RNA sequence: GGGCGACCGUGAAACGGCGCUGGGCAGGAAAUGGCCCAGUGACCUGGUCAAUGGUGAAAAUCGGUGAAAGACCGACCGGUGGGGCGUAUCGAAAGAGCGCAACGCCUGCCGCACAGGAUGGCUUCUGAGGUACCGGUGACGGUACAGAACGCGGAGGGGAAACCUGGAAGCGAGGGCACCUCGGGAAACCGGGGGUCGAUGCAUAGCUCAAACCUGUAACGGCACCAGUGAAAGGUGCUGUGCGGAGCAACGUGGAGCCACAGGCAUGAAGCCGUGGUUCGUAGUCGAUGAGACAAGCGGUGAGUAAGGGAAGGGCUUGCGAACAUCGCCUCCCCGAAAUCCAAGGAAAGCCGAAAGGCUAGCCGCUUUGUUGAGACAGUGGCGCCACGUUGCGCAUUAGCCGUGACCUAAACGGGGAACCUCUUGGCCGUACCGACUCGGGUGGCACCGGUCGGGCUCGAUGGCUCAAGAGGGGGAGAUGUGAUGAUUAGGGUUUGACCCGUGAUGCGAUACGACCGAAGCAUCCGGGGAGCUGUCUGACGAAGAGUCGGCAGCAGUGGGUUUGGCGACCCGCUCCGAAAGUCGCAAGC
RNA sequence: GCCGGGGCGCCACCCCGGAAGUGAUGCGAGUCGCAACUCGCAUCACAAGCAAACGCUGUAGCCGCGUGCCUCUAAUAGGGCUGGCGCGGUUGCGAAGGGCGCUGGUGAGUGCAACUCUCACCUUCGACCCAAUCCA
RNA sequence: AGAAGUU
Numbered sequence: 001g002g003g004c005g006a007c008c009g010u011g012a013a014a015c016g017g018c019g020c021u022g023g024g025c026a027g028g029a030a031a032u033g034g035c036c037c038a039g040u041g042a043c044c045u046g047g048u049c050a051a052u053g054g055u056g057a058a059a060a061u062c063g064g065u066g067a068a069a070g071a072c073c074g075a076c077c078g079g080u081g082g083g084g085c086g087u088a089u090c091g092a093a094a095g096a097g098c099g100c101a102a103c104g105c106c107u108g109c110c111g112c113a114c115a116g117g118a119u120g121g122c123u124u125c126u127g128a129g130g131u132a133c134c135g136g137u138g139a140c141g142g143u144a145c146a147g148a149a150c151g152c153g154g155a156g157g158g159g160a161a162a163c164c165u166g167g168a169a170g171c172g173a174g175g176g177c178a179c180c181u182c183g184g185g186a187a188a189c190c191g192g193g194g195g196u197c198g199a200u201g202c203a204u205a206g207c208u209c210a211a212a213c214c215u216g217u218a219a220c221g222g223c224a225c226c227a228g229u230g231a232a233a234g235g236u237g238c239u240g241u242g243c244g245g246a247g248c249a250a251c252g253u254g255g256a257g258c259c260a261c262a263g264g265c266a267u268g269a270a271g272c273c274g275u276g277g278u279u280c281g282u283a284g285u286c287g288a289u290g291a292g293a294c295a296a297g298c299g300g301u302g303a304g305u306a307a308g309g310g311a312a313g314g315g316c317u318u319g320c321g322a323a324c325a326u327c328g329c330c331u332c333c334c335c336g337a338a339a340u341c342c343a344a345g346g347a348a349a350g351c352c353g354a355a356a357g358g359c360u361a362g363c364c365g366c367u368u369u370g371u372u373g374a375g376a377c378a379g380u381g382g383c384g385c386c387a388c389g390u391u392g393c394g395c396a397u398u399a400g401c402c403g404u405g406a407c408c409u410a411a412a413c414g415g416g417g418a419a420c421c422u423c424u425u426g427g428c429c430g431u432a433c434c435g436a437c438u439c440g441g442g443u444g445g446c447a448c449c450g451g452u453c454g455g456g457c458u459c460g461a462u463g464g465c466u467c468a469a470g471a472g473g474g475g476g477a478g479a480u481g482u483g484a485u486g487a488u489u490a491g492g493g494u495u496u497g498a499c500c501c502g503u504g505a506u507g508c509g510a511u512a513c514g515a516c517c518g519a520a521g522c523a524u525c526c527g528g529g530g531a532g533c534u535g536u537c538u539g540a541c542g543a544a545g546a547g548u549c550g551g552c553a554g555c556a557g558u559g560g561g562u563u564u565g566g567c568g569a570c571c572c573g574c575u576c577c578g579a580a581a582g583u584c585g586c587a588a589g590c
Numbered sequence: 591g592c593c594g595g596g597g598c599g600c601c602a603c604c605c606c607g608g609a610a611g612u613g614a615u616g617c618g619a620g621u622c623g624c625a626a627c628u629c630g631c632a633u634c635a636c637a638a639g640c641a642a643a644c645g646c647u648g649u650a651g652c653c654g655c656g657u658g659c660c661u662c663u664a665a666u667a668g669g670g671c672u673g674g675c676g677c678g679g680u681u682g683c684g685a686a687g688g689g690c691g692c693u694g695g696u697g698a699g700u701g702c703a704a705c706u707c708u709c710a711c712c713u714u715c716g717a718c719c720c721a722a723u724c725c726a
Numbered sequence: 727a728g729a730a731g732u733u
Base pairs, nucleotide, nucleotide: 003207004206007415008414009413010412016044017043018041019040020039021038022037023036024035025034046408047407048406049405050404053402054401055400061075062074063073064072078106079105081103084100085099086098087097089096090095109245110244111243112242113241114216115215116214117213119212122201124199125198130145131144132143133142134141135140150172151171152170156165157164158163175197176196177195179194180193181192182191183190184189221239222238223237224236225235226234247393248392249391250390251389252388253387254386255385257383258382259381260380261379263273264272265271276517277516278515280514281513282512284377285376286375292372293371294370295369296367297366299364300363301362308334309333310332312331313330314329321724322733323732324731326729327728341346350359351358352357420473421472422471423470424469425468426467427465428464429463434454435453436452437451440449442448480587481586482585483584484583485582491577492576499529500528502526504525505524506523507522535552537551539549540548541547556575557574558573560571561570562569588647589646590645592608595605596604597603613634614633615632616631617630618629648683649682650681651680652679653678654677655676656675657674658671659670660669661668687720688719689718690716691715694712695711697709698708699707
Other pairs, nucleotide, nucleotide, family: 001723cWH005410cWS005672tHS006416cWW006580cSS007579cSS011411tHS012409tWH013411tWH014412tWS015045cWH017211tSS026033cWW027032tHS028030tWS029193tWS031180cSS031194tWS044210cSS051403cWW052403cWS056397tWS056399tHS057110cSS057398tWH058245tSS058396tHH060076cWW065069tWH077108cWH080104cWW082102cWW083101cWW083339tSS091094tHS092229tWS093227cSS094234tSS097186cWS097187cSS102338cSS103337cSS104307tSS116178tHS118176cSS120211tHS121210tHS122200cWH123200cWW126147cWS127167cWH128473cWS129146cWW136138tHS138424cSS139470tSS148174tHS149173tHS153169tHH154166tSS154168tHS155166tHS159161tHS159162tHS160691cWS161691cSS162690cSS185187tHS185188tHS201209tSS203208tWH205670tWS206410cHS206671tHS215218cHS220240tHH222327tSS229232cHS246394tWS246395cHS246398tHS256384cWW257664tWS258665tWS262274cWW266270tHS269288tHS275277tHS283378tWS287374tWS288374tWH290373tSS290374tHS291373tHS291375tSS298365cWH302361tHS303360tWH304305cHS304336tWS305337tWH307335tWW315328tWW316728cWH317729cWH319725tWW324668cSS325730cWH338349tHH339348tHS340347cWH342345tWS353356tHS373374cHS383665cSS384664cSS410674tHS417476cWH417581tWS418475tHS418582tWS419474tHS430460tHS431460cWS432433cSS432457tWS433456cWS438450cWW439701tWW439703cSS441448cWW443445tHS444602tWS445601cWS455461tWS460462cWH460463cWS475581cSS478651tWH479650tHH486581tHS487580tHH488578tWS489579tWH490578tHS493531tWS497531tHS498530tHS501527cWH508521cWH509520tHS510518tSS511679tWS520678cSS532575tWS534554cWS538550tWW542546tHS562568cHS562570cWW566621tHS568569cHS589685tHS591610cWW591641cWS592607cWW594595cHS594596cHS598602tWH602603tWS607609cWH611613cHS622623cWS652673cHS662667tWS663665tHS673678tHS684686cWS692714cWW693713cWW696710cWW696711cWW700704tWW
C1' cells in the first nucleotide's frame, strides 16, 4: 500500500479479442442483436534513435479589401447563452417543449486526444465451484458453455472451528441501452412488439479497465439555487470537452515578474552549529527609540447585470488532526449589450429614489492611531513570460495516419517454484486382536474396569514406515548481520563466447546553502579470467578392424573437517554460468 | 524459582542442597601466552547489595544514478504513484493492534449427572478475518 | 451545520 506489482524466457511479433466481407444456425412479422465456420486488417498492440517511402485533410455561405482570404472587414445562416413576449403542449408549482425579435458568445470545418452510455472481454472474484466431452487406475487435468442489478434459498467448495464463498437449481424482482422496429405528437414525450445485459476497476498516477457502436456533456456523485403538494421528492446552474490547423527551436539585447534560502541551540533580537572529507564564503542597509501583519479613522475615486477576458485571489468543513490538489460557492480587475419598461431624465444594469440626487460595498494611497510581535529590503542560485534583432527549419505533397531498420521493455504470451496443509494410488512392517465411545466409578489426577459401536488374522488396526510415486492448494509488501534451503533447479551459453573480476581509466554521483575533492552504485572504454583436464587404463559396445566412456586419483583450483578444535600436511566431490518468491537456523537489537 | 544432584515409564511428585561476594589485588594446576581464562589460598573490600527465557525484528521516509506516470504552475517550486520501480547510500521511529474461534486452565453456575454447555477471565494456534500502515 | 478525494 490491500484489485495487480517476485525472478526468468519470448516480445511488439504471436495467442486471444474486435471490426469488415462471405456463408450458415436458433429465435423472430421484419430489424437490431446472439451463436458457428472461412478469409481479412490504417484496430486492441508500445518506447528511443536513424533513414526514407506510401497515402493524405479542412475552414458555415456569400461579398469587399486583397499579392494574398479559412484568418482582415461587412451581410446572411447555424449552434448555443441570459432574459423578454406568446402558447397547440406537459406540469400543483418551479421548470420543460415549441413559436417571434433584439443582444451577447463561438472557425459551425478538418486531424488528434478526451469524456459519457449500453455491450464486449481484460485484472481480480465467482473458481480447490456446476454441466458436457476428452485424457487419467485415481486424486484430478485440458477444452467449451452457463449470472439484467438486487433480496430470500443452499447443492457444491475452503477451514481445526467460529465462519467465509455460493452462474446447483428454485422463488421473487422487471430495470439499463447516447439498442432495433411499428404507431401517436410539431417537439419534450407516450404506447405496442423484439434483441441484449454477473460482480470489480467509486484502482487519482506504473498493470488491467482496451479495441468496437453511438454521442459531444446527454452520466454517477457533490454543492448552490427555485418550487414547495415543506406534510405529493420535482427541477435548474456548474463540474460536464480540450489542443493544434504555422509557427517552432537556439542565440544576443532589453523590460518587468516568479521560485528556493530549511532546521536546531539561542536572541536588545544578535551569534554559533551541521561534512563522507575539505582550516571556502553565506555580504550590506533598516530594524522591538517596533520589521511585518491585522484592525479603526482621514482623503481621493466610486460601482456594470448575461456573455467574454485575467500568468487574479480565498475562508471554512468532510477523523476533532495535516500535506497537496479538486468541485461548488464567493471575491477582485479589464471590456460590456439587448429585448422590454418609462413622468423621456432614466431604469433593466450595486442599494434607495418616478426623476434630480443621495448612500454604501470595492479600489487606491495616509495616519506621536490601536492590537500582536522579528523580520523586511536586499544578496546568492535558478525559472519561465513579453518585446526586439540574428540564424536554422517549415508555413499543401503540410498536419495526421501507415510503412522500413536497429535497440529496448512495470503490454501480452509462457515457465519453474520449496516448506506446510489435504487428498490419490501402490508398498513394507516389530507385525493381532485392538481402537474409539461417555455428564459411570474408584486415584487429587495418571493408571484399570463399567456401557455402546467398529475392526477382528483377508493377516499389521488401519497402529508405525521421518515409505514410494502422483494430485490440488500454496508461492510476488525496501532496510540488523550472517548462513542454509528453495537449487548445481527454471533458464541461459559453449571462442561470433553466456558470465565473472580489476586496489584500471573517464564521466554522473552524499544529507544546511553555494564551491572543490568525491565512497557505494551506474554508464562507457580498457584490459584479465572463462567451457578443460592426467592412464593406447579394468570392463563393455562396435565386426575378431578403427573408434569411445560410467569410473577414478594428482596437476590451476573450489570449499569444510582431521590437537577438548587450530595456523595448511591429509580427506569428504571432480569443475560452464545461474536466479526469484517462500521457508528455516544462528548471532544482534527491544 | 537456577541447572535437577538423583529417583519415580510422562505416575502426580518427592527426596536433595549441587549457589547467591552478591567485587578487586598477588601466588599456583590453567592447551594459552601473557592478549586472558579456570578454581583454591591470602589481603583489601560497598561495609550492603547481585545471577536466571519466551516473543517480536517492522515502519515514516529522504538523497543519488537509470527508467516512467498523474495532479498543479507560465516555468522552476510543491504533492503523490508500495521508499513508484530497479540499484546503492542514509536519517529517525518501533520491536506491535483488535475480533473470531481453538489448546490448556481459572472460577462461578446450571443442570440427575460435564473433559467437551454458558459466562466473564487469562492463556496458545492460526496474513482465519478486520483496522491502521502521514498521524490518531 | 458545504463536499468527493490522494497520502